RNA sequence: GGCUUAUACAGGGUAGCAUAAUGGGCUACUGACCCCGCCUUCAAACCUAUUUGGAGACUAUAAGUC
Ligand code: GNG
Numbered sequence: 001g002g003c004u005u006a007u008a009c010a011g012g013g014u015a016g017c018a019u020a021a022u023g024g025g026c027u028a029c030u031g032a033c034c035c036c037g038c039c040u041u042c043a044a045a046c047c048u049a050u051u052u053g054g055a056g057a058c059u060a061u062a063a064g065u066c
Base pairs, nucleotide, nucleotide: 001066002065003064004063005062006061007060008059009037012030013029014028015027016026017025023047024046031038039056040055041054042053043052044051045050
Other pairs, nucleotide, nucleotide, family: 010031tWS011012cHS011030cWS018049tWS020023cSS021047tWS035059cWS
C1' cells in the first nucleotide's frame, strides 16, 4: 500500500453575513489526538433562514488479513 471490520461525525455546537419558500443558504471558529472532508438518501416533525432518527459515502486511526 490493497482488502475486511470496528471507531469519530451530527455540518452537530458557538458567532456573524444573507430575507429568501422555484427557499431553509454561506464564511469563520469549534467538533480530543486529526489530516481530507462534513456529502448522498428515504422518513418524521418543522419555519421571525431546520432539527430528530434510520440507511450509506469520503477521510483518518486501530485491529484482522493478503
Ligand atoms: O475522528 C477522527 C478525525 O476525523 C474527523 N471525523 C470524524 N468523523 C468523520 C471525520 N471525518 C470524515 N468523516 C467522518 O465521518 N471525513 C474528526 C477527527 O479530526